HIV-1 RRE with a sequence from Human immunodeficiency virus 1: 39 nucleotides with solved positions. The structure was determined by cryo-electron microscopy at 4.25 A resolution and released in 2025. Entry title: Cryo-EM structure of the HIV-1 nuclear export complex. It holds a match to the Rfam family "HIV Rev response element". Rfam's curators write: The Rev response element (RRE) is encoded within the HIV-env gene. The sample was in a buffer at pH 7.5. The entry has 4 different proteins, among them Exportin-1, Rev HIV-1 and GTP-binding nuclear protein Ran.
Context: bound to proteins that are not shown
RNA sequence: AUGGGCGCAGUGUCAUUGACGCUGACGGUACAGGC
RNA sequence: GUAU
Repeated sequence: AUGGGCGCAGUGUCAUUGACGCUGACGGUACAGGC
Repeated sequence: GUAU
RNA backbone atom coordinates (compact mmCIF):
# COMPACT_ATOMS: atom_id res chain seq x y z
C5' A A 1 -0.57 3.23 1.16
C4' A A 1 -0.67 2.28 0.00
C3' A A 1 -1.90 1.38 0.00
O3' A A 1 -3.15 1.90 -0.44
C1' A A 1 0.00 0.00 0.00
P U A 2 -4.55 1.46 0.23
O5' U A 2 -4.79 -0.03 -0.26
C5' U A 2 -4.79 -0.35 -1.64
C4' U A 2 -4.91 -1.83 -1.84
C3' U A 2 -6.10 -2.49 -1.16
O3' U A 2 -7.29 -2.28 -1.91
C1' U A 2 -4.17 -3.78 -0.77
P G A 3 -8.66 -1.79 -1.21
O5' G A 3 -9.14 -3.09 -0.42
C5' G A 3 -9.16 -4.33 -1.12
C4' G A 3 -9.68 -5.48 -0.30
C3' G A 3 -11.01 -5.21 0.42
O3' G A 3 -11.78 -6.40 0.38
C1' G A 3 -9.40 -5.91 1.99
P G A 4 -12.93 -6.55 -0.73
O5' G A 4 -13.42 -8.06 -0.58
C5' G A 4 -12.68 -9.12 -1.17
C4' G A 4 -12.63 -10.30 -0.24
C3' G A 4 -13.88 -10.51 0.61
O3' G A 4 -14.86 -11.22 -0.13
C1' G A 4 -11.93 -10.74 1.96
P G A 5 -16.43 -10.98 0.06
O5' G A 5 -16.76 -12.04 1.20
C5' G A 5 -16.23 -13.36 1.14
C4' G A 5 -16.34 -13.96 2.51
C3' G A 5 -17.76 -14.02 3.08
O3' G A 5 -17.83 -15.16 3.92
C1' G A 5 -16.41 -12.67 4.47
P C A 6 -19.09 -16.15 4.06
O5' C A 6 -19.08 -16.37 5.64
C5' C A 6 -19.64 -15.37 6.48
C4' C A 6 -18.86 -15.17 7.75
C3' C A 6 -19.64 -14.66 8.96
O3' C A 6 -20.38 -15.57 9.73
C1' C A 6 -17.75 -13.33 8.69
P G A 7 -21.01 -14.98 11.10
O5' G A 7 -19.88 -14.83 12.26
C5' G A 7 -19.03 -15.88 12.72
C4' G A 7 -17.84 -15.46 13.61
C3' G A 7 -18.20 -14.46 14.71
O3' G A 7 -18.84 -15.04 15.83
C1' G A 7 -16.01 -13.98 13.86
P C A 8 -20.39 -14.77 16.21
O5' C A 8 -20.39 -13.34 16.92
C5' C A 8 -21.57 -12.58 17.23
C4' C A 8 -21.27 -11.10 17.27
C3' C A 8 -22.39 -10.06 17.25
O3' C A 8 -22.99 -9.80 18.51
C1' C A 8 -20.75 -9.39 15.73
P A A 9 -23.90 -8.47 18.57
O5' A A 9 -23.02 -7.14 18.86
C5' A A 9 -22.05 -6.94 19.91
C4' A A 9 -21.14 -5.72 19.68
C3' A A 9 -21.87 -4.57 19.01
O3' A A 9 -22.71 -3.96 19.99
C1' A A 9 -19.57 -4.68 18.27
P G A 10 -24.10 -3.19 19.66
O5' G A 10 -23.94 -1.84 18.83
C5' G A 10 -23.48 -0.65 19.44
C4' G A 10 -23.68 0.55 18.54
C3' G A 10 -25.06 0.73 17.92
O3' G A 10 -26.00 1.32 18.80
C1' G A 10 -23.43 1.04 16.26
P U A 11 -27.57 1.25 18.49
O5' U A 11 -27.62 1.15 16.90
C5' U A 11 -28.43 2.02 16.11
C4' U A 11 -27.72 2.28 14.80
C3' U A 11 -28.56 2.50 13.56
O3' U A 11 -29.08 3.82 13.49
C1' U A 11 -26.83 1.00 13.05
P G A 12 -30.23 4.21 12.43
O5' G A 12 -29.41 5.11 11.41
C5' G A 12 -29.98 6.16 10.64
C4' G A 12 -29.85 5.90 9.16
C3' G A 12 -31.02 5.26 8.45
O3' G A 12 -32.06 6.19 8.21
C1' G A 12 -29.02 4.23 7.73
P U A 13 -33.61 5.79 8.28
O5' U A 13 -33.79 4.96 6.93
C5' U A 13 -33.87 5.62 5.68
C4' U A 13 -33.92 4.61 4.56
C3' U A 13 -35.08 3.63 4.60
O3' U A 13 -36.28 4.18 4.09
C1' U A 13 -33.08 2.44 4.26
P C A 14 -37.63 4.19 4.96
O5' C A 14 -38.34 2.82 4.56
C5' C A 14 -38.88 2.63 3.26
C4' C A 14 -39.20 1.17 3.03
C3' C A 14 -40.05 0.50 4.10
O3' C A 14 -41.44 0.70 3.92
C1' C A 14 -38.13 -0.81 3.69
P A A 15 -42.41 0.92 5.19
O5' A A 15 -42.84 -0.55 5.66
C5' A A 15 -43.38 -1.49 4.73
C4' A A 15 -43.53 -2.86 5.33
C3' A A 15 -42.47 -3.28 6.35
O3' A A 15 -43.07 -4.06 7.39
C1' A A 15 -42.41 -4.75 4.48
P U A 16 -43.03 -3.56 8.92
O5' U A 16 -41.48 -3.55 9.26
C5' U A 16 -40.95 -4.01 10.50
C4' U A 16 -39.49 -3.66 10.56
C3' U A 16 -38.99 -2.95 11.81
O3' U A 16 -38.75 -3.85 12.89
C1' U A 16 -38.18 -1.85 9.88
P U A 17 -37.57 -3.61 13.97
O5' U A 17 -37.03 -5.08 14.23
C5' U A 17 -35.72 -5.47 13.83
C4' U A 17 -35.33 -6.79 14.46
C3' U A 17 -36.41 -7.86 14.36
O3' U A 17 -35.79 -9.14 14.24
C1' U A 17 -35.90 -7.44 16.62
P G A 18 -36.03 -10.07 12.95
O5' G A 18 -34.53 -10.23 12.42
C5' G A 18 -34.10 -11.24 11.50
C4' G A 18 -34.76 -11.20 10.14
C3' G A 18 -33.85 -10.65 9.04
O3' G A 18 -33.00 -11.65 8.50
C1' G A 18 -35.89 -9.51 8.96
P A A 19 -31.40 -11.42 8.42
O5' A A 19 -31.18 -10.65 7.04
C5' A A 19 -31.49 -11.30 5.82
C4' A A 19 -31.60 -10.36 4.65
C3' A A 19 -30.41 -9.45 4.38
O3' A A 19 -29.41 -10.14 3.66
C1' A A 19 -32.38 -8.17 4.33
P C A 20 -27.90 -9.61 3.49
O5' C A 20 -28.01 -8.69 2.20
C5' C A 20 -26.90 -8.46 1.33
C4' C A 20 -26.71 -7.01 0.98
C3' C A 20 -25.54 -6.28 1.59
O3' C A 20 -24.35 -6.69 0.90
C1' C A 20 -27.47 -4.93 1.74
P G A 21 -23.04 -7.19 1.68
O5' G A 21 -21.96 -6.06 1.39
C5' G A 21 -21.27 -5.35 2.41
C4' G A 21 -21.61 -3.89 2.26
C3' G A 21 -20.98 -2.90 3.24
O3' G A 21 -19.68 -2.47 2.85
C1' G A 21 -23.32 -2.55 3.16
P C A 22 -18.53 -2.29 3.97
O5' C A 22 -18.73 -0.77 4.39
C5' C A 22 -19.18 0.19 3.45
C4' C A 22 -19.65 1.42 4.18
C3' C A 22 -19.02 1.74 5.52
O3' C A 22 -17.76 2.42 5.51
C1' C A 22 -21.36 1.74 5.76
P U A 23 -16.73 2.22 6.75
O5' U A 23 -17.67 2.70 7.94
C5' U A 23 -18.22 3.99 8.13
C4' U A 23 -19.02 3.94 9.40
C3' U A 23 -18.41 3.31 10.64
O3' U A 23 -17.54 4.13 11.40
C1' U A 23 -20.39 2.17 10.16
P G A 24 -16.34 3.40 12.16
O5' G A 24 -17.05 2.58 13.34
C5' G A 24 -17.54 3.28 14.49
C4' G A 24 -18.21 2.39 15.52
C3' G A 24 -17.37 1.20 15.90
O3' G A 24 -16.33 1.61 16.78
C1' G A 24 -19.68 0.58 15.76
P A A 25 -14.84 0.99 16.68
O5' A A 25 -14.12 1.74 17.89
C5' A A 25 -13.17 1.10 18.73
C4' A A 25 -13.39 1.50 20.16
C3' A A 25 -14.85 1.34 20.48
O3' A A 25 -15.11 -0.02 20.72
C1' A A 25 -14.15 3.46 21.17
P C A 26 -16.50 -0.64 20.24
O5' C A 26 -15.95 -1.98 19.60
C5' C A 26 -15.29 -2.99 20.34
C4' C A 26 -15.79 -4.30 19.81
C3' C A 26 -14.73 -5.36 19.56
O3' C A 26 -14.26 -6.16 20.62
C1' C A 26 -16.02 -5.12 17.62
P G A 27 -13.34 -7.37 20.11
O5' G A 27 -14.33 -8.50 19.53
C5' G A 27 -15.00 -9.42 20.40
C4' G A 27 -15.71 -10.55 19.67
C3' G A 27 -14.83 -11.30 18.67
O3' G A 27 -14.00 -12.24 19.33
C1' G A 27 -17.05 -10.99 17.79
P G A 28 -12.58 -12.73 18.74
O5' G A 28 -11.75 -11.36 18.65
C5' G A 28 -10.31 -11.26 18.59
C4' G A 28 -9.81 -10.14 17.70
C3' G A 28 -10.52 -8.81 17.91
O3' G A 28 -9.69 -7.66 17.76
C1' G A 28 -10.62 -9.45 15.64
P U A 29 -8.91 -7.08 19.04
O5' U A 29 -7.61 -8.00 19.11
C5' U A 29 -6.47 -7.59 18.35
C4' U A 29 -5.21 -8.33 18.73
C3' U A 29 -5.24 -9.83 18.48
O3' U A 29 -3.92 -10.25 18.13
C1' U A 29 -4.95 -9.42 20.79
P A A 30 -3.50 -10.60 16.61
O5' A A 30 -4.75 -11.38 16.00
C5' A A 30 -5.02 -12.71 16.40
C4' A A 30 -6.02 -13.40 15.51
C3' A A 30 -5.60 -13.71 14.08
O3' A A 30 -4.83 -14.89 13.98
C1' A A 30 -7.75 -12.73 14.06
P C A 31 -3.50 -14.95 13.08
O5' C A 31 -4.06 -14.69 11.61
C5' C A 31 -4.99 -15.63 11.10
C4' C A 31 -5.70 -15.22 9.84
C3' C A 31 -4.87 -14.78 8.65
O3' C A 31 -4.36 -15.89 7.93
C1' C A 31 -6.67 -13.28 8.92
P A A 32 -3.01 -15.78 7.07
O5' A A 32 -3.47 -14.87 5.86
C5' A A 32 -4.48 -15.36 4.98
C4' A A 32 -4.82 -14.40 3.87
C3' A A 32 -3.65 -13.81 3.10
O3' A A 32 -3.26 -14.69 2.07
C1' A A 32 -5.19 -12.10 3.66
P G A 33 -1.73 -15.14 1.88
O5' G A 33 -0.96 -13.87 1.30
C5' G A 33 -1.51 -13.13 0.22
C4' G A 33 -0.64 -11.95 -0.17
C3' G A 33 0.83 -12.36 -0.20
O3' G A 33 1.48 -11.72 -1.29
C1' G A 33 0.56 -10.54 1.24
P G A 34 2.19 -12.75 -2.28
O5' G A 34 2.16 -12.16 -3.75
C5' G A 34 0.91 -11.84 -4.36
C4' G A 34 0.96 -10.56 -5.16
C3' G A 34 0.72 -11.04 -6.59
O3' G A 34 -0.65 -11.20 -6.90
C1' G A 34 2.67 -9.71 -6.52
P C A 35 -1.22 -12.60 -7.45
O5' C A 35 -0.74 -12.85 -8.95
C5' C A 35 -1.02 -12.06 -10.09
C4' C A 35 -0.14 -12.59 -11.20
C3' C A 35 -0.23 -14.11 -11.33
O3' C A 35 -1.35 -14.54 -12.08
C1' C A 35 2.04 -13.48 -11.23
C5' G B 1 12.63 -18.77 -4.03
C4' G B 1 12.78 -18.95 -5.51
C3' G B 1 12.88 -17.68 -6.34
O3' G B 1 14.05 -16.87 -6.42
C1' G B 1 10.95 -18.82 -7.05
P U B 2 14.91 -16.60 -5.08
O5' U B 2 14.03 -15.58 -4.21
C5' U B 2 13.67 -14.26 -4.63
C4' U B 2 12.94 -14.18 -5.95
C3' U B 2 13.25 -12.92 -6.75
O3' U B 2 14.43 -12.92 -7.52
C1' U B 2 10.90 -13.25 -6.70
P A B 3 15.10 -11.50 -7.90
O5' A B 3 15.21 -10.77 -6.47
C5' A B 3 14.20 -9.97 -5.84
C4' A B 3 14.82 -8.83 -5.06
C3' A B 3 15.89 -8.00 -5.78
O3' A B 3 15.79 -6.65 -5.30
C1' A B 3 16.82 -8.99 -3.85
P U B 4 15.69 -5.36 -6.25
O5' U B 4 14.14 -4.99 -6.21
C5' U B 4 13.51 -4.87 -4.93
C4' U B 4 12.05 -4.47 -5.02
C3' U B 4 11.13 -5.42 -5.79
O3' U B 4 9.83 -5.42 -5.19
C1' U B 4 11.08 -3.28 -6.76